[PDB]
RNA sequence: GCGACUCGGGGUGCCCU
RNA sequence: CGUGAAGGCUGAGAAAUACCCGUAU
RNA sequence: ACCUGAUCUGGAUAAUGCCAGCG
RNA sequence: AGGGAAGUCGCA
Numbered sequence: 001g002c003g004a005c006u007c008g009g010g011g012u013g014c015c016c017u
Numbered sequence: 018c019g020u021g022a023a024g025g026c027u028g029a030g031a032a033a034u035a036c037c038c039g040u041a042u
Numbered sequence: 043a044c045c046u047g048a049u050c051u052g053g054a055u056a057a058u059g060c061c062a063g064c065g
Numbered sequence: 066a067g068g069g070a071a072g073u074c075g076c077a
Stems, first nucleotide, its partner, number of pairs: 001076006007039004012033001013026003044068003050063004
């Protein structure tokens, strides 16, 4: 540097044609 | 006519067996 | 990521953090 | 911009 696992953090609008 | 299942729009994701992220302009 | 500023500011759109700014 | 959640291993 990248990946993986575990754990953890988060959003869920606009419209009724 | 007044509300949303479904349906339309954007989006990675608008309730997903998901998706995104974890020192970050 | 996401939150706050934010019932923010300009522009789109049928309408909306839809686009951009804020950053 | 102010805040904002890490450990371990592996890459023969």